[PDB]
RNA sequence: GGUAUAGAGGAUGGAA
RNA sequence: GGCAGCCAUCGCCCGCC
RNA sequence: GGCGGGAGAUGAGGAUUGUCACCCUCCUAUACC
Repeated sequence: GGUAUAGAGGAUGGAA
Repeated sequence: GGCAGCCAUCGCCCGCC
Repeated sequence: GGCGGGAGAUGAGGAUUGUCACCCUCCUAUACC
RNA backbone atom coordinates (compact mmCIF):
# COMPACT_ATOMS: atom_id res chain seq x y z
O5' G A 1 -1.09 2.88 2.29
C5' G A 1 -0.66 3.35 1.02
C4' G A 1 -0.67 2.25 0.00
C3' G A 1 -1.90 1.36 0.00
O3' G A 1 -3.00 1.93 -0.69
C1' G A 1 0.00 0.00 0.00
P G A 2 -4.49 1.67 -0.13
O5' G A 2 -4.79 0.17 -0.57
C5' G A 2 -4.68 -0.22 -1.92
C4' G A 2 -4.82 -1.71 -2.08
C3' G A 2 -6.04 -2.34 -1.43
O3' G A 2 -7.21 -2.19 -2.19
C1' G A 2 -4.13 -3.62 -0.92
P U A 3 -8.61 -2.08 -1.44
O5' U A 3 -8.92 -3.58 -1.00
C5' U A 3 -9.04 -4.60 -1.97
C4' U A 3 -9.39 -5.91 -1.33
C3' U A 3 -10.39 -5.84 -0.19
O3' U A 3 -11.73 -5.71 -0.59
C1' U A 3 -8.57 -7.10 0.51
P A A 4 -12.70 -4.79 0.30
O5' A A 4 -13.07 -5.72 1.53
C5' A A 4 -13.52 -7.04 1.29
C4' A A 4 -13.61 -7.80 2.58
C3' A A 4 -14.27 -7.07 3.73
O3' A A 4 -15.69 -7.11 3.67
C1' A A 4 -12.26 -8.01 4.47
P U A 5 -16.54 -5.92 4.33
O5' U A 5 -16.36 -6.15 5.88
C5' U A 5 -16.89 -7.31 6.50
C4' U A 5 -16.44 -7.40 7.93
C3' U A 5 -16.67 -6.17 8.78
O3' U A 5 -18.00 -6.07 9.25
C1' U A 5 -14.47 -6.92 9.10
P A A 6 -18.57 -4.65 9.75
O5' A A 6 -17.80 -4.39 11.11
C5' A A 6 -17.99 -5.25 12.22
C4' A A 6 -17.10 -4.83 13.35
C3' A A 6 -17.21 -3.36 13.74
O3' A A 6 -18.29 -3.14 14.63
C1' A A 6 -14.95 -3.91 13.46
P G A 7 -19.04 -1.72 14.66
O5' G A 7 -18.01 -0.78 15.43
C5' G A 7 -17.48 -1.17 16.69
C4' G A 7 -16.53 -0.15 17.24
C3' G A 7 -17.11 1.26 17.36
O3' G A 7 -16.72 1.85 18.60
C1' G A 7 -15.13 1.29 16.02
P A A 8 -17.78 1.90 19.81
O5' A A 8 -18.96 2.78 19.22
C5' A A 8 -18.83 4.19 19.13
C4' A A 8 -20.13 4.87 19.43
C3' A A 8 -20.70 4.63 20.82
O3' A A 8 -20.13 5.52 21.77
C1' A A 8 -22.39 4.29 19.22
P G A 9 -19.85 5.03 23.28
O5' G A 9 -21.13 5.56 24.07
C5' G A 9 -21.02 5.97 25.43
C4' G A 9 -21.30 7.44 25.59
C3' G A 9 -20.94 8.07 26.93
O3' G A 9 -20.25 9.29 26.70
C1' G A 9 -23.18 8.57 26.38
P G A 10 -18.65 9.31 26.77
O5' G A 10 -18.32 8.82 28.25
C5' G A 10 -17.07 9.10 28.86
C4' G A 10 -16.85 8.29 30.12
C3' G A 10 -16.95 6.78 29.96
O3' G A 10 -15.76 6.20 29.47
C1' G A 10 -18.20 7.46 31.85
P A A 11 -15.81 4.75 28.81
O5' A A 11 -16.08 3.77 30.02
C5' A A 11 -15.02 3.28 30.81
C4' A A 11 -15.45 2.04 31.54
C3' A A 11 -15.99 0.94 30.65
O3' A A 11 -14.96 0.13 30.12
C1' A A 11 -17.51 1.33 32.40
P U A 12 -15.12 -0.45 28.65
O5' U A 12 -16.14 -1.65 28.82
C5' U A 12 -15.85 -2.73 29.69
C4' U A 12 -17.03 -3.65 29.77
C3' U A 12 -17.70 -3.93 28.44
O3' U A 12 -17.05 -4.91 27.66
C1' U A 12 -19.33 -3.35 30.02
P G A 13 -17.14 -4.80 26.07
O5' G A 13 -18.61 -5.31 25.75
C5' G A 13 -19.01 -6.62 26.11
C4' G A 13 -20.48 -6.79 25.89
C3' G A 13 -20.98 -6.33 24.54
O3' G A 13 -20.76 -7.25 23.50
C1' G A 13 -22.35 -5.41 26.20
P G A 14 -20.85 -6.72 21.99
O5' G A 14 -22.40 -6.73 21.69
C5' G A 14 -22.95 -5.81 20.76
C4' G A 14 -24.31 -5.33 21.19
C3' G A 14 -25.01 -4.44 20.19
O3' G A 14 -25.65 -5.17 19.16
C1' G A 14 -25.15 -3.47 22.33
P A A 15 -25.25 -4.87 17.64
O5' A A 15 -26.22 -3.68 17.24
C5' A A 15 -27.63 -3.83 17.33
C4' A A 15 -28.31 -3.29 16.09
C3' A A 15 -27.59 -3.60 14.78
O3' A A 15 -28.01 -4.83 14.23
C1' A A 15 -28.00 -1.27 14.94
P A A 16 -27.67 -5.21 12.70
O5' A A 16 -28.83 -4.51 11.85
C5' A A 16 -28.88 -4.63 10.43
C4' A A 16 -29.81 -3.62 9.81
C3' A A 16 -29.55 -3.31 8.33
O3' A A 16 -30.78 -3.05 7.65
C1' A A 16 -29.17 -1.36 9.67
P G B 1 -35.84 2.96 6.22
O5' G B 1 -35.46 2.45 7.68
C5' G B 1 -34.90 1.16 7.85
C4' G B 1 -33.62 1.20 8.66
C3' G B 1 -33.63 2.04 9.92
O3' G B 1 -34.32 1.45 11.01
C1' G B 1 -31.64 2.47 8.75
P G B 2 -34.96 2.39 12.14
O5' G B 2 -33.72 2.86 13.02
C5' G B 2 -33.13 1.99 13.98
C4' G B 2 -32.12 2.72 14.82
C3' G B 2 -32.65 3.90 15.62
O3' G B 2 -33.25 3.52 16.84
C1' G B 2 -30.71 4.57 14.46
P C B 3 -34.56 4.27 17.39
O5' C B 3 -34.00 5.64 17.97
C5' C B 3 -33.06 5.64 19.03
C4' C B 3 -32.44 7.00 19.18
C3' C B 3 -33.42 8.13 19.42
O3' C B 3 -33.80 8.25 20.78
C1' C B 3 -31.90 8.74 17.71
P A B 4 -35.14 9.04 21.18
O5' A B 4 -34.95 10.47 20.51
C5' A B 4 -35.74 11.60 20.88
C4' A B 4 -35.23 12.82 20.16
C3' A B 4 -36.24 13.89 19.80
O3' A B 4 -36.42 14.86 20.82
C1' A B 4 -34.87 13.38 17.92
P G B 5 -37.03 14.48 22.26
O5' G B 5 -35.78 13.93 23.07
C5' G B 5 -34.64 14.73 23.31
C4' G B 5 -33.72 14.08 24.31
C3' G B 5 -33.47 12.59 24.08
O3' G B 5 -32.19 12.27 24.61
C1' G B 5 -34.49 12.87 26.17
P C B 6 -30.95 11.93 23.66
O5' C B 6 -31.22 10.43 23.20
C5' C B 6 -30.89 9.34 24.05
C4' C B 6 -31.04 8.01 23.36
C3' C B 6 -31.13 6.80 24.27
O3' C B 6 -32.42 6.64 24.84
C1' C B 6 -29.68 6.32 22.47
P C B 7 -32.58 5.98 26.30
O5' C B 7 -32.20 4.44 26.09
C5' C B 7 -33.11 3.53 25.49
C4' C B 7 -32.60 2.11 25.40
C3' C B 7 -32.18 1.44 26.70
O3' C B 7 -33.29 1.02 27.47
C1' C B 7 -30.64 0.90 24.97
P A B 8 -33.27 1.22 29.06
O5' A B 8 -32.50 -0.06 29.60
C5' A B 8 -33.00 -1.37 29.39
C4' A B 8 -31.99 -2.41 29.79
C3' A B 8 -31.27 -2.14 31.10
O3' A B 8 -32.01 -2.55 32.23
C1' A B 8 -29.69 -2.71 29.43
P U B 9 -31.84 -1.76 33.62
O5' U B 9 -30.40 -2.20 34.14
C5' U B 9 -30.19 -3.50 34.68
C4' U B 9 -28.75 -3.71 35.07
C3' U B 9 -28.13 -2.64 35.96
O3' U B 9 -28.47 -2.75 37.33
C1' U B 9 -26.67 -3.09 34.19
P C B 10 -28.58 -1.41 38.21
O5' C B 10 -27.09 -0.83 38.23
C5' C B 10 -26.07 -1.50 38.95
C4' C B 10 -24.69 -1.02 38.59
C3' C B 10 -24.36 0.42 38.92
O3' C B 10 -24.12 0.67 40.29
C1' C B 10 -23.56 -0.07 36.77
P G B 11 -24.51 2.10 40.91
O5' G B 11 -23.46 3.10 40.24
C5' G B 11 -22.07 2.90 40.41
C4' G B 11 -21.25 3.74 39.48
C3' G B 11 -21.45 5.23 39.60
O3' G B 11 -20.74 5.78 40.70
C1' G B 11 -21.44 4.62 37.32
P C B 12 -21.42 6.89 41.63
O5' C B 12 -21.34 8.22 40.76
C5' C B 12 -20.13 8.58 40.12
C4' C B 12 -20.31 9.76 39.19
C3' C B 12 -21.17 10.89 39.73
O3' C B 12 -20.46 11.75 40.61
C1' C B 12 -21.84 10.39 37.53
P C B 13 -21.19 12.28 41.93
O5' C B 13 -22.14 13.45 41.41
C5' C B 13 -21.60 14.56 40.71
C4' C B 13 -22.69 15.48 40.23
C3' C B 13 -23.76 15.79 41.26
O3' C B 13 -23.39 16.80 42.18
C1' C B 13 -24.79 15.21 39.22
P C B 14 -24.09 16.83 43.61
O5' C B 14 -25.56 17.38 43.31
C5' C B 14 -25.78 18.75 43.07
C4' C B 14 -27.24 19.03 42.86
C3' C B 14 -28.15 18.73 44.02
O3' C B 14 -28.07 19.67 45.07
C1' C B 14 -29.13 17.93 42.05
P G B 15 -28.25 19.17 46.59
O5' G B 15 -29.82 19.00 46.74
C5' G B 15 -30.70 20.05 46.39
C4' G B 15 -32.13 19.61 46.52
C3' G B 15 -32.43 18.78 47.75
O3' G B 15 -32.62 19.56 48.91
C1' G B 15 -33.35 17.72 45.86
P C B 16 -32.09 19.01 50.33
O5' C B 16 -33.18 17.93 50.74
C5' C B 16 -34.53 18.32 50.96
C4' C B 16 -35.47 17.14 50.97
C3' C B 16 -35.17 16.05 51.98
O3' C B 16 -35.61 16.35 53.29
C1' C B 16 -35.61 15.06 49.89
P C B 17 -34.80 15.75 54.54
O5' C B 17 -35.00 14.17 54.39
C5' C B 17 -36.24 13.58 54.73
C4' C B 17 -36.24 12.09 54.48
C3' C B 17 -35.30 11.25 55.32
O3' C B 17 -35.78 11.02 56.64
C1' C B 17 -35.23 10.53 53.07
O5' G C 1 -27.74 1.84 46.54
C5' G C 1 -28.21 0.54 46.88
C4' G C 1 -29.34 0.62 47.87
C3' G C 1 -30.56 1.40 47.42
O3' G C 1 -31.43 0.66 46.59
C1' G C 1 -29.92 2.17 49.53
P G C 2 -32.21 1.39 45.40
O5' G C 2 -33.37 2.19 46.14
C5' G C 2 -34.32 1.52 46.96
C4' G C 2 -35.28 2.52 47.56
C3' G C 2 -35.90 3.49 46.57
O3' G C 2 -37.02 2.96 45.89
C1' G C 2 -35.08 4.68 48.44
P C C 3 -37.25 3.31 44.34
O5' C C 3 -37.95 4.74 44.37
C5' C C 3 -39.14 4.95 45.12
C4' C C 3 -39.43 6.41 45.29
C3' C C 3 -39.28 7.29 44.06
O3' C C 3 -40.38 7.19 43.16
C1' C C 3 -38.25 8.35 45.88
P G C 4 -40.14 7.38 41.58
O5' G C 4 -39.80 8.93 41.41
C5' G C 4 -40.75 9.93 41.73
C4' G C 4 -40.15 11.32 41.72
C3' G C 4 -39.40 11.74 40.47
O3' G C 4 -40.24 12.07 39.38
C1' G C 4 -38.16 12.39 42.35
P G C 5 -39.73 11.72 37.90
O5' G C 5 -38.44 12.64 37.70
C5' G C 5 -38.59 14.03 37.45
C4' G C 5 -37.33 14.83 37.65
C3' G C 5 -36.25 14.69 36.61
O3' G C 5 -36.54 15.30 35.38
C1' G C 5 -35.26 14.72 38.72
P G C 6 -35.84 14.70 34.07
O5' G C 6 -34.33 15.20 34.18
C5' G C 6 -34.01 16.57 34.08
C4' G C 6 -32.55 16.83 34.33
C3' G C 6 -31.57 16.25 33.33
O3' G C 6 -31.46 16.98 32.12
C1' G C 6 -30.81 15.79 35.50
P A C 7 -30.88 16.25 30.81
O5' A C 7 -29.31 16.27 31.04
C5' A C 7 -28.61 17.49 31.15
C4' A C 7 -27.16 17.22 31.45
C3' A C 7 -26.42 16.47 30.37
O3' A C 7 -25.90 17.34 29.39
C1' A C 7 -26.05 15.42 32.45
P G C 8 -26.13 17.00 27.84
O5' G C 8 -25.15 15.78 27.61
C5' G C 8 -23.76 15.92 27.84
C4' G C 8 -23.12 14.57 27.94
C3' G C 8 -23.41 13.63 26.79
O3' G C 8 -22.57 13.86 25.68
C1' G C 8 -23.78 12.50 28.82
P A C 9 -23.19 13.95 24.21
O5' A C 9 -22.84 12.53 23.59
C5' A C 9 -21.58 11.97 23.85
C4' A C 9 -21.45 10.62 23.21
C3' A C 9 -21.37 10.62 21.71
O3' A C 9 -20.09 10.95 21.23
C1' A C 9 -22.87 8.96 22.43
P U C 10 -19.96 11.70 19.83
O5' U C 10 -20.04 10.52 18.77
C5' U C 10 -18.95 9.61 18.64
C4' U C 10 -19.37 8.29 18.03
C3' U C 10 -19.25 8.19 16.51
O3' U C 10 -18.93 6.85 16.16
C1' U C 10 -21.47 7.79 17.14
P G C 11 -17.77 6.54 15.11
O5' G C 11 -16.51 7.28 15.75
C5' G C 11 -16.01 6.91 17.02
C4' G C 11 -14.52 7.11 17.06
C3' G C 11 -14.06 8.34 16.31
O3' G C 11 -14.09 9.49 17.12
C1' G C 11 -12.84 6.48 15.56
P A C 12 -15.03 10.72 16.72
O5' A C 12 -14.03 11.77 16.05
C5' A C 12 -12.65 11.78 16.36
C4' A C 12 -11.84 12.32 15.21
C3' A C 12 -12.59 13.24 14.26
O3' A C 12 -12.66 14.57 14.74
C1' A C 12 -11.37 11.65 13.01
P G C 13 -13.83 15.55 14.24
O5' G C 13 -13.85 15.34 12.66
C5' G C 13 -14.12 16.42 11.78
C4' G C 13 -13.39 16.27 10.47
C3' G C 13 -14.22 16.52 9.22
O3' G C 13 -14.33 17.90 8.91
C1' G C 13 -13.00 14.51 8.97
P G C 14 -15.72 18.50 8.38
O5' G C 14 -15.78 18.02 6.87
C5' G C 14 -14.75 18.36 5.96
C4' G C 14 -15.00 17.75 4.61
C3' G C 14 -16.43 17.85 4.12
O3' G C 14 -16.72 19.11 3.54
C1' G C 14 -15.64 15.65 3.82
P A C 15 -18.01 19.93 4.01
O5' A C 15 -19.15 19.39 3.04
C5' A C 15 -18.89 19.23 1.65
C4' A C 15 -19.77 18.15 1.08
C3' A C 15 -21.21 18.20 1.51
O3' A C 15 -21.96 19.13 0.76
C1' A C 15 -20.41 15.99 1.69
P U C 16 -23.02 20.08 1.50
O5' U C 16 -24.27 19.11 1.71
C5' U C 16 -24.73 18.27 0.66
C4' U C 16 -25.72 17.26 1.18
C3' U C 16 -26.64 17.78 2.26
O3' U C 16 -27.71 18.54 1.75
C1' U C 16 -25.77 15.70 2.92
P U C 17 -28.46 19.57 2.71
O5' U C 17 -29.49 18.64 3.47
C5' U C 17 -29.84 18.91 4.81
C4' U C 17 -30.01 17.65 5.60
C3' U C 17 -30.37 17.85 7.06
O3' U C 17 -31.74 18.13 7.24
C1' U C 17 -28.61 16.29 6.90
P G C 18 -32.17 19.58 7.77
O5' G C 18 -31.51 19.64 9.22
C5' G C 18 -31.98 20.53 10.21
C4' G C 18 -31.73 19.97 11.58
C3' G C 18 -30.51 19.07 11.70
O3' G C 18 -29.30 19.78 11.83
C1' G C 18 -32.36 18.06 12.76
P U C 19 -27.95 19.16 11.24
O5' U C 19 -27.73 17.85 12.09
C5' U C 19 -27.34 17.94 13.45
C4' U C 19 -27.28 16.59 14.10
C3' U C 19 -26.40 15.56 13.41
O3' U C 19 -25.03 15.73 13.71
C1' U C 19 -28.47 14.59 13.99
P C C 20 -23.92 15.20 12.68
O5' C C 20 -23.91 13.61 12.87
C5' C C 20 -23.46 13.02 14.08
C4' C C 20 -23.77 11.54 14.18
C3' C C 20 -23.20 10.65 13.08
O3' C C 20 -21.83 10.36 13.26
C1' C C 20 -25.46 10.04 13.53
P A C 21 -20.95 9.80 12.03
O5' A C 21 -21.64 8.40 11.67
C5' A C 21 -21.96 8.07 10.33
C4' A C 21 -22.91 6.90 10.24
C3' A C 21 -22.94 6.20 8.89
O3' A C 21 -21.94 5.22 8.77
C1' A C 21 -25.15 6.66 9.60
P C C 22 -20.97 5.20 7.50
O5' C C 22 -21.91 4.67 6.32
C5' C C 22 -22.50 3.38 6.37
C4' C C 22 -23.68 3.24 5.43
C3' C C 22 -23.42 3.56 3.97
O3' C C 22 -22.85 2.46 3.29
C1' C C 22 -25.43 4.59 4.66
P C C 23 -21.32 2.50 2.82
O5' C C 23 -21.25 3.77 1.85
C5' C C 23 -21.73 3.70 0.52
C4' C C 23 -21.30 4.91 -0.27
C3' C C 23 -19.83 5.29 -0.14
O3' C C 23 -18.99 4.56 -1.02
C1' C C 23 -21.17 7.21 0.21
P C C 24 -17.46 4.25 -0.61
O5' C C 24 -16.77 5.68 -0.59
C5' C C 24 -16.45 6.37 -1.79
C4' C C 24 -15.74 7.66 -1.49
C3' C C 24 -14.50 7.53 -0.62
O3' C C 24 -13.35 7.16 -1.36
C1' C C 24 -15.87 9.26 0.22
P U C 25 -12.30 6.14 -0.70
O5' U C 25 -11.29 7.09 0.08
C5' U C 25 -10.76 8.26 -0.52
C4' U C 25 -10.13 9.16 0.51
C3' U C 25 -9.32 8.47 1.59
O3' U C 25 -8.01 8.12 1.18
C1' U C 25 -10.75 10.08 2.57
P C C 26 -7.27 6.87 1.85
O5' C C 26 -6.94 7.37 3.33
C5' C C 26 -5.97 8.39 3.56
C4' C C 26 -6.04 8.91 4.97
C3' C C 26 -5.82 7.89 6.08
O3' C C 26 -4.45 7.60 6.30
C1' C C 26 -7.70 9.19 6.61
P C C 27 -4.05 6.21 7.02
O5' C C 27 -4.55 6.38 8.51
C5' C C 27 -3.98 7.36 9.37
C4' C C 27 -4.56 7.25 10.76
C3' C C 27 -4.44 5.88 11.41
O3' C C 27 -3.18 5.64 11.98
C1' C C 27 -6.65 6.66 11.65
P U C 28 -2.57 4.16 11.88
O5' U C 28 -3.36 3.34 12.99
C5' U C 28 -3.37 3.79 14.34
C4' U C 28 -4.44 3.08 15.14
C3' U C 28 -4.46 1.57 15.04
O3' U C 28 -3.49 0.94 15.85
C1' U C 28 -6.65 2.39 14.79
P A C 29 -2.79 -0.42 15.35
O5' A C 29 -3.85 -1.55 15.68
C5' A C 29 -4.44 -1.65 16.96
C4' A C 29 -5.56 -2.66 16.95
C3' A C 29 -5.27 -3.92 16.16
O3' A C 29 -4.53 -4.85 16.91
C1' A C 29 -7.41 -3.10 15.58
P U C 30 -3.51 -5.82 16.14
O5' U C 30 -4.42 -6.98 15.55
C5' U C 30 -5.28 -7.72 16.39
C4' U C 30 -6.25 -8.53 15.58
C3' U C 30 -5.67 -9.24 14.39
O3' U C 30 -4.98 -10.43 14.71
C1' U C 30 -7.63 -8.15 13.73
P A C 31 -3.63 -10.76 13.92
O5' A C 31 -4.13 -11.51 12.62
C5' A C 31 -4.99 -12.63 12.75
C4' A C 31 -5.57 -12.99 11.41
C3' A C 31 -4.60 -12.97 10.25
O3' A C 31 -3.81 -14.13 10.16
C1' A C 31 -6.55 -11.83 9.63
P C C 32 -2.35 -14.00 9.54
O5' C C 32 -2.61 -13.80 7.98
C5' C C 32 -3.12 -14.86 7.20
C4' C C 32 -3.39 -14.40 5.80
C3' C C 32 -2.21 -13.83 5.05
O3' C C 32 -1.38 -14.83 4.50
C1' C C 32 -4.04 -12.40 4.78
P C C 33 0.17 -14.50 4.29
O5' C C 33 0.19 -13.44 3.11
C5' C C 33 0.01 -13.87 1.78
C4' C C 33 -0.33 -12.72 0.88
C3' C C 33 0.82 -11.82 0.45
O3' C C 33 1.61 -12.39 -0.57
C1' C C 33 -1.06 -10.50 1.04